[PDB]
RNA sequence: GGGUCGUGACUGGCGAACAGGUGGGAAACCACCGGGGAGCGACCCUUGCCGCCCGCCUGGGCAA
Numbered sequence: 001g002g003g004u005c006g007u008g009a010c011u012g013g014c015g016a017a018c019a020g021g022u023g024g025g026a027a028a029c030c031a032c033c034g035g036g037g038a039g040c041g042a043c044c045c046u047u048g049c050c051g052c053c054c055g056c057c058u059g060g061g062c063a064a
Base pairs, nucleotide, nucleotide: 001045002044003043004042005041006040007039010036011035020033021032022031023030024029046064047063048062049061050060
């Protein structure tokens, strides 16, 4: 970096611009519904990073 399954902060107000709607509120919030969502976690693939001055060997760890 790609894939799958989860989790998920945050999801506001105004506008002839209309993924918001309803009811509260009075400031930019609350609840429910709708619709989104970076990140995070596990596993797979791919790729890197760490011990050594150098070669060869054997084994481990970690990140994307």
This is an experimental structure of RNA (pfl RNA) from Actinomyces odontolyticus, with 64 nucleotides shown. Primary citation: Trausch et al., Chem.Biol. (2015), "Metal Ion-Mediated Nucleobase Recognition by the ZTP Riboswitch". An Rfam search finds the family "ZMP/ZTP riboswitch aptamer (pfl RNA motif)" in it. For this family Rfam cites "Global RNA Fold and Molecular Recognition for a pfl Riboswitch Bound to ZMP, a Master Regulator of One-Carbon Metabolism" (Ren et al., Structure, 2015). The source organism's lineage runs through Bacteria, Actinomycetota, Actinomycetales, Actinomycetaceae and Schaalia. Method: X-ray crystallography, resolution 1.8 A. The entry became public in 2015. Crystallisation conditions: PEG 8K, ammonium acetate, magnesium acetate, cacodylate. Keywords: RNA, Riboswitch, ZMP, AICAR.